[PDB]
Context: one part of a larger RNA, bound to proteins that are not shown
Molecule: 23S ribosomal RNA, nucleotides 526 to 1261
Organism: Deinococcus radiodurans
RNA sequence: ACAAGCAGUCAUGGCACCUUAUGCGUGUUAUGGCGUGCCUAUUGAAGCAUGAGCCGGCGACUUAGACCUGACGUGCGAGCUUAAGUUGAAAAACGGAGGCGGAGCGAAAGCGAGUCCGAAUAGGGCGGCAUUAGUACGUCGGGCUAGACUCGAAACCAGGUGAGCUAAGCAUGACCAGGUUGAAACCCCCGUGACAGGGGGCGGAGGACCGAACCGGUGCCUGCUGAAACAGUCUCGGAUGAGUUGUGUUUAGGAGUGAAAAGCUAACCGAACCUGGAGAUAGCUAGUUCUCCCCGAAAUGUAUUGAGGUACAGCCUCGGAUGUUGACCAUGUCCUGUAGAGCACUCACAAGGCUA
RNA sequence: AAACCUUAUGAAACUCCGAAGGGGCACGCGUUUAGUCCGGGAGUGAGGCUGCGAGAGCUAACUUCCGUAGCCGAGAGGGAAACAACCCAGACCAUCAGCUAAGGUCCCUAAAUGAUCGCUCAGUGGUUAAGGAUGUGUCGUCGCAUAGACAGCCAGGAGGUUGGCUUAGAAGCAGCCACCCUUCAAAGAGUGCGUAAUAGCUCACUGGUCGAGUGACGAUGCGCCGAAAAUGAUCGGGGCUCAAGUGAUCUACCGAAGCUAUGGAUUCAACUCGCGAAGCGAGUUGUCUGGUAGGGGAGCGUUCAGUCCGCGGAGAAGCCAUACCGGAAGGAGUGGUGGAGCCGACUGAAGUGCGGAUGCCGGC
Numbered sequence: 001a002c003a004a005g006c007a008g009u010c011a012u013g014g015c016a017c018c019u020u021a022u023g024c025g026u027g028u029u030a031u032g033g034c035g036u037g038c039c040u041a042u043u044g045a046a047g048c049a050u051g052a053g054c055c056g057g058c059g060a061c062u063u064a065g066a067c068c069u070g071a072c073g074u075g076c077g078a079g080c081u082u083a084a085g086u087u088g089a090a091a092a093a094c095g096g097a098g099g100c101g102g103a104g105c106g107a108a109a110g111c112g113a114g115u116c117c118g119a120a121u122a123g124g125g126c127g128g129c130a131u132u133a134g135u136a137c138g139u140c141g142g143g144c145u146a147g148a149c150u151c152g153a154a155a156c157c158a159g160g161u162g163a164g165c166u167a168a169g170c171a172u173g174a175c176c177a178g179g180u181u182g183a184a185a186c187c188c189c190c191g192u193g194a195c196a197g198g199g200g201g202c203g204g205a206g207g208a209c210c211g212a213a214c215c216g217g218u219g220c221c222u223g224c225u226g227a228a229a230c231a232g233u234c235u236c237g238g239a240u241g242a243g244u245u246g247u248g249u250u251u252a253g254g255a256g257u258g259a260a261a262a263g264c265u266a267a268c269c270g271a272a273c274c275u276g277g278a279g280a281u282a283g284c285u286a287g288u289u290c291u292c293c294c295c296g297a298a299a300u301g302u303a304u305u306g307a308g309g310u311a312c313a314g315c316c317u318c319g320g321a322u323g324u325u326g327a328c329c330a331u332g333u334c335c336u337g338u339a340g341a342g343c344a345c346u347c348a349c350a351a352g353g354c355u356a
Numbered sequence: 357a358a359a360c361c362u363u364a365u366g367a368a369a370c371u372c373c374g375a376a377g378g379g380g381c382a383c384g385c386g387u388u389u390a391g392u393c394c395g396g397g398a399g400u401g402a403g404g405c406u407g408c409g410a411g412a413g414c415u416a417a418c419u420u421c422c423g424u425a426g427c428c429g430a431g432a433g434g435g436a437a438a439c440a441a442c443c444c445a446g447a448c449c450a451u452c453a454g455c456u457a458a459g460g461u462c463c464c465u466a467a468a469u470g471a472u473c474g475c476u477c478a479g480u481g482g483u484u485a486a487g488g489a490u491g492u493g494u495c496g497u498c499g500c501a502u503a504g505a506c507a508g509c510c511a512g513g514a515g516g517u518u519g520g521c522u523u524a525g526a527a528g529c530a531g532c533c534a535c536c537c538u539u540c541a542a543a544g545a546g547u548g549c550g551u552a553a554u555a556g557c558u559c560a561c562u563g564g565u566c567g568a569g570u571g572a573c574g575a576u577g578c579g580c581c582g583a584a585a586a587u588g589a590u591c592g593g594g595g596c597u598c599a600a601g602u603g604a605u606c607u608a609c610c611g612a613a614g615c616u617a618u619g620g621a622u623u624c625a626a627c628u629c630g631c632g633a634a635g636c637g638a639g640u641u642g643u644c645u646g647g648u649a650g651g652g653g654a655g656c657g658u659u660c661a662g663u664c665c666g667c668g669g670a671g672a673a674g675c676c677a678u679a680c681c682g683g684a685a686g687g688a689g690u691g692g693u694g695g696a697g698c699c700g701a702c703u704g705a706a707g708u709g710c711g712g713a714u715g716c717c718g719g720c
Stems, first nucleotide, its partner, number of pairs: 008034010018023001020688001038051001040049001053720006063146003067143010079100003085094003104111002115124002149287002152284001156277006167251009176241001179209002181206001186201005214238003219234001221232002253269001255265003290655006300313005314400002316397007326388003329384001331382006340373001341371002346367003351362003403428007411420002433444003448620004453616003459610003462594003468607001470606006481596001487581002491578008500569001509564004515537002519533003548557002621645001624642005630636002656709001658706007666698002674693005680687002
C1' cells in the first nucleotide's frame, strides 16, 4: 500500500513528548487552501537555454608611488612642510636641500594689477571684486602607471632536448619451403620471292607465374567504457626484387626527410617537444562571498576601421550653494499648416457642350 | 484638337481656406511641490509589448522602422482557467478586524438558483466571410380588397397571323425591329415546358364560386446555412433554456499587499528639551518607506596587534543538542564532548565572510 508531487508554506485535527518545556509549546502526522528549483544571461526563465553528483576545506577589486584630484578629520596658519641622511634607538630628535601658497597676462620678448590683440577702439584672460587661506599629515571616494577583480586562449619569440617511434642516407651482416613457365646463346634439321624465319635437341633467363615464411592492408563482419589509444577471424596484395631484415652510424624545427598525403620527424605536426619572456594580449564568456536603511536609473543623440566596444551629452545618487526660481491648472498674447475640407493654382480624372 | 462653358471628382511630395490640439512668453489673479548651479561617485548606450499616429510589408506576422501614452523591464497583490505586457491596483512590519476596485455571486469556488419588462430554442451562447434563407421579434413603405380580392375550384383563353426579318425549317418560345386591329363580361405578336419545325400543357385578363383580409419592398433585434486536418474529447469543468444564455433598469452581497481600525518601527521636517552654537540622543506631531544596474548611510562576524578587564584541571578553545535574546548580520543560558588554553571592551592593521566560475585539493 486509491496515489498526480519544485516537495514547500498556511490552517486545522490525531498521536506523542516535557531540562531555555504545560504553551506563544517540541517532534511527528492526516486532511484542506495555496505554490513554476537556484544561479547566470536576457526584451522575456520553472523553462526542453548555461553551470552544477554531494559535503568539507582552498578560492576573486589589492599593493605601490612620497604621483594626480575631491570628501572627512587633525595640527600649525599668511604662512605650511621637510627628503636623502646624522645621531640616538626596549624611544625619537636633528636635518630647510628642496616642495606647496604668495600675480596675473602674452606665442614670446617683456609688461605688470594689469596684460594681449590693435595705431587707438571694441574685446579675451585677470585683479578689485559686495567677500572669501593655505599647507602638512591621516582615513576614505576616484584617477593614472604597474600583472591592477579572479580564471581561460589559438598564437609570437629565445635557448635547449629529441631519428630507442616514424621519413631517408651511409657501412656492415642475415633471409626468401616447394612448385610452375621455359628467353638468349650453343648443337643438328628444313626454307630460299629483296627475307627475318621454322623444327628438334639443349640451355636455364625473368622489376615472369601459383604459393608458405617474411613484407603488406582489399572487402565484409566483429570489436567501438575493446583482448588492443587502430586490432581479430574470414578474404585479399607482394613473394629474386624498385625485395625483406638485424646491428653501427648521419641528417631536425620554418629545419630535416618524403616514388608527394602538408605525409612523417617518440600514440592528436599546415610547423615537434621542454623551459624561459610569462600574471604575453584577451573591446570576449564565466565567476565575484556578511546584514539593514535611503534614494534610484538607462537601453535615447551625435561621433567613432564604428555598430554586443568606447567619448561627450541625456537620465541616477551624495555633498555644498541658492531660496519657489520647479510642478500642475487658469488668463492673456503671439507661432503653426496636420485632421477635415476645398478645387483658386500644379498633376490626375467622369458624362456633355463648343470649337479646329 | 487646345483654350473655354455647365455638370462631377482624386491628391504624402496640390492648397481659396482651415480646426481640435500643440509650442513660446507674462502673470499666479491659485493649488502644489519641485527647480537651478558648483563639486565627488556612477551605471546605462541589445529593449519588450498594447492603444493611437505613419512609413515599409500583402491595411500579413508574437514582423520592421519612427512619433506618442501607459505597463514590463526593475512591479509583488486581486482579475483575465493557465498567462512579462491587458483591466483594477504601487506591497514599512504585526492582526483568526471593517469597506471597496477591476471582476464576480447554480456546484467545483467567496458572494442574489435576485427583482421587473422583453429576446433567442440555435447549445446560438462557447471564435470567419461573400453569398443565401415563408426562422422569429420590432418598425416603416407600397399594393390589393363590402365594385367580393390573395389561395383553392369550373371554363374561355381568342380572328387576322407561320407579324416582319433570319432560316435547311423558326409558325408566342435559337438570333435583329415593333408591340396594331377584330369579337367581348374576358382573352396580351404573349410566360415556362415542348418540336429538327408543327401540333401539344399553362400562365397575364374575365365570369362564377366563395367569404374575408392579403400581397410586395426595405429597416432593424436574436438566431439558420455557408463552417473540412491530422494522438482524446470539452465553454476551465460539472452542467445550464422549468435560464446558470441574452438586451435593458434597480438594488443586496463577495472580492486586493488599494482604502480603514488598533498596535509598532524607520526616513525626512518642524516644534520642545540636555551639554558646549553647530552636533548626537530623546520625545511629540506630521510625513515617508516596491525595486535591477548604481550612489549614499548605520552596523554584524573573522584572524592578528596594543591596552584594560578577567576566566581556566572543581576543566579552556574546538565539536554536539536546544522551545531563550536582539531590527538583521548575529548573541547568550543550560547540558553532552573534549583535555590546555581562552572570552568581554576600546583601539589598530588585514591573506577578513562563498553555492555557483564544465572552478582547485580531498572524502564519500